[PDB]
RNA sequence: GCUAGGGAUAAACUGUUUGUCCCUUUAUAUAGAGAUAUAUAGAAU
RNA sequence: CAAUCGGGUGAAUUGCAAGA
RNA sequence: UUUGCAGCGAAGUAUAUAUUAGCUUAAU
RNA sequence: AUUUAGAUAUAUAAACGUUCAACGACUAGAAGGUGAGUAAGCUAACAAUAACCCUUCCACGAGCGCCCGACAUCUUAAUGA
RNA sequence: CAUUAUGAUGAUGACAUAGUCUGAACUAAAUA
RNA sequence: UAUUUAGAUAUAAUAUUUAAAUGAUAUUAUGAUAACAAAAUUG
Ligand code: A1BNU
Numbered sequence: 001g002c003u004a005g006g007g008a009u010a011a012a013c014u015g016u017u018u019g020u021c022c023c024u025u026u027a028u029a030u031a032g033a034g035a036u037a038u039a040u041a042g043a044a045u
Numbered sequence: 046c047a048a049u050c051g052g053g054u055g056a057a058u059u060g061c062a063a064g065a
Numbered sequence: 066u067u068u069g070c071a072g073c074g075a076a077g078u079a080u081a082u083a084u085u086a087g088c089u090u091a092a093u
Numbered sequence: 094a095u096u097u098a099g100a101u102a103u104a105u106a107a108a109c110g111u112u113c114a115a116c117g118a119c120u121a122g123a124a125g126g127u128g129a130g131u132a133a134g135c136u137a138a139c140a141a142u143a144a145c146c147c148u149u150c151c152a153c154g155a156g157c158g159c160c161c162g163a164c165a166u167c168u169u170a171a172u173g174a
Numbered sequence: 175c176a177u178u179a180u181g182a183u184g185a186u187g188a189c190a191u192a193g194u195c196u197g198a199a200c201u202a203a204a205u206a
Numbered sequence: 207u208a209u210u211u212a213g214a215u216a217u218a219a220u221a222u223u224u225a226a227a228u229g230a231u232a233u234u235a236u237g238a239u240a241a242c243a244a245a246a247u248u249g
Stems, first nucleotide, its partner, number of pairs: 004024008025044002028041004049163006059071004072111003078106006085099001087135003115196001117195004122150005151154001164184004169179002172176002198247001200213007216236006
C1' cells in the first nucleotide's frame, strides 16, 4: 500500500514502491446466552 | 477508531506421521 | 501452510498424599 | 487427640509447549537489605510481600506462549445525588 | 450523572520472535 | 539420482574483562587450499 487499521514479507531494491498471505475493524446472515459478547459463512477490504 | 501498562515462569526438547 | 500420535515438561491453578509436626495458648 | 495453620516435598489432571528453525548450539541477569503473609502468640521458610519494596553492579535480559495484577470500554441490577 | 457487585472484551507472528554463533556449495566414505 | 556422515588453508595454551558467560584483544607452540569458500540471501 492492500483498504479502514495492522503484522510479516517474494519482485523492484527495505520496508521508498508494487504485490502476497494472515489478523482486527466495519457491514451481512446463521445458532446458543437475559445482555455485553461467542462461534460459523460470505464481503469489502 | 483502537488493539494499553507493569510483573511471575523459562522447563522439556525425541520417535514419528499426515500432509499441503 | 498446518494438524494428529506416543513419550516428556517450568511456574500458577485444581485434586490428593506425606507432612514437619517448630515452641509454648490452648482447645476438641 | 492428632490437631489444626504456616513452610517443604511427591503424585494425578486440564490449558499450553516440546515434536514443528536453514542442520542446528546458546541467551528469559547477579548480589545485598527490608519483612507482608501462620493456630491465641512466637519460630522457621520469607519465594520482597511469587506476580514485587529499596539499593548497587554486569551488560542490559526475545512473549504473542502459560500464569498474576492495573487501567480502559461495555452488560446486568440494586444503591444515592 | 456518580458509587458498588457481577460478567464480557482489549488481534495475528514462536514451524526460532529479539539477539550471538553456525551451517548453506566441493570432496571422500556408506545407504537406497 | 537422491539422502546421511565426516572433512576442508587450523588446533591447542596463557592473560585481561565479567556475577558468570558472551565476546574481544595480546602472546605462544606450530600445522598451512585437492580445490575451495571463510560472499551468501539470509528471512
Ligand atoms: C533462522 C530466521 C526461521 N524460519 C535458523 C537462524 C535463523 C529462519 N535455522 N537459524 N531463521 N533459522
The RNA from Candida albicans has 249 modelled nucleotides. An Rfam search finds the family "Group I catalytic intron" in it. Gene Ontology term of the family: Group I intron splicing. From the family's description: Group I catalytic introns are large self-splicing ribozymes. They catalyse their own excision from mRNA, tRNA and rRNA precursors in a wide range of organisms. The core secondary structure consists of 9 paired regions (P1-P9). These fold to essentially two domains - the P4-P6 domain (formed from the stacking of P5, P4, P6 and P6a helices) and the P3-P9 domain (formed from the P8, P3, P7 and P9 helices). The entry is indexed under Intron, Group I, Splicing, RNA. It comes from the structure "CryoEM Structure of the Candida albicans Group I Intron-Compound 11 Complex under Magnesium Condition". The structure was determined by cryo-EM at 2.43 angstroms resolution and released in 2025. The work is reported in "Molecular insights into de novo small-molecule recognition by an intron RNA structure" (Liu et al., Proc.Natl.Acad.Sci.USA, 2025). The reconstruction used 612,762 particles. The model includes bound N~4~-(2-aminoethyl)-N~4~-methylpyrimidine-2,4-diamine (A1BNU).